[PDB]
C1' cells in the first nucleotide's frame, strides 16, 4: 500500500417454504 | 423450592441500490477477517 473473502433469531448454525439448536417468554412438574 | 424435564410461544438476511419481480445474485457503503508487499 495492494488484492481476496465474509457479513443471517439473543447467540451459534443450516437453509433462502429463512430452519434446528441453546438463550428467551409463558405454563406444567417439584 | 431450584434445575433437569414435558406442552406452547416468540424471535434475523451488514448495509446502498440494480436485478421481470425477488431470494441465495450483482453492485453502493461499513465493520471484522485474509494474503502479498519483492530483487540489486
Ligand atoms: N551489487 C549487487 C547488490 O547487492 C550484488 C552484490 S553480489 C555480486
Nucleotide at each position: 500500500a495492494g488484492u481476496a473473502a465474509g457479513g443471517u433469531c439473543a447467540g451459534c448454525u443450516a437453509a433462502a417454504u429463512a430452519a434446528g439448536c441453546u438463550a428467551u417468554c409463558g405454563g406444567g412438574c417439584c | 423450592a431450584u434445575a433437569c424435564c414435558c406442552c406452547g410461544a416468540a424471535a434475523a438476511u451488514g448495509u446502498u441500490g440494480g436485478u421481470u419481480a425477488u431470494a441465495c445474485c450483482c453492485u453502493u457503503c461499513c465493520c471484522g477477517u485474509a494474503c502479498u508487499a519483492c530483487c540489486a
Molecule: P-site Met-tRNA(Met)
Organism: Homo sapiens